[PDB]
RNA sequence: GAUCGCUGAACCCGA
RNA sequence: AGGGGCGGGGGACCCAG
RNA sequence: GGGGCGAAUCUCUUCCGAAAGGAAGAGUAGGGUUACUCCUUCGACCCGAGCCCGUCAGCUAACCUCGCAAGCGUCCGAAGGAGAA
Numbered sequence: 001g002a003u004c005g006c007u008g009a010a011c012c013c014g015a
Numbered sequence: 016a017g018g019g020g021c022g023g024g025g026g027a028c029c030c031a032g
Numbered sequence: 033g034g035g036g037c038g039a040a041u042c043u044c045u046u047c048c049g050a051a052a053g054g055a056a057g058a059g060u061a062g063g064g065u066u067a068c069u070c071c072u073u074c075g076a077c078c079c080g081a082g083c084c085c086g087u088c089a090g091c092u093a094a095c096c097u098c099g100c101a102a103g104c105g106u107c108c109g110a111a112g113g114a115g116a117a
Base pairs, nucleotide, nucleotide: 004105005104006103007102012018013017020100021099022098023097024096025095030090033088034085035084036083037082042059043058044057045056046055047054048053062079063078064077065076066075068115069114070113071112072111073110074109
């Protein structure tokens, strides 16, 4: 970095 | 070139002694 | 004047003011995490800011109209009930 998560209505799905 | 969903506000009658 | 979002309410104290006001602290209503989910409970660590409308706004069918940001990295804690694998 990615991954995996949190507050929050601030997301889902199909590429 | 996507589709919905969630959430906020506004907005009749009745009701708010 | 009045309101809106939000957990972010309220009152005690301190500092600076002659006031009027302005800036802080500590509490507290309320809230968040503690890594499968929900409920109950103890621990633990935290938040308890802010921003906007502009004279208008209870609720509210149809309708109308906005937002879908931002800031972060807790735990490899526990009990009980009930789910999910």
This is an experimental structure of RNA from Thermoanaerobacter tengcongensis, with 117 nucleotides shown.
The depositors describe the entry as "structure of ydao riboswitch binding with c-di-dAMP".
Rfam match: c-di-AMP riboswitch aptamer (ydaO/yuaA leader). From the family's description: This family represents a conserved RNA structure found upstream of the ydaO and yuaA genes in Bacillus subtilis and related genes in other bacteria. The literature on the family includes a 2004 paper in Proc Natl Acad Sci U S A by Barrick et al., "New RNA motifs suggest an expanded scope for riboswitches in bacterial genetic control".
Lineage of the source: Bacteria > Bacillati > Bacillota > Caldanaerobacter subterraneus > Caldanaerobacter subterraneus subsp. tengcongensis.
Method: X-ray crystallography, resolution 2.65 A. The entry became public in 2014.
Crystals were grown from: 0.1 M Na-Bicine, pH 8.7-9.2 and 2.6-3.2 M (NH4)2SO4, VAPOR DIFFUSION, SITTING DROP, temperature 293K.
Ions in the entry include magnesium.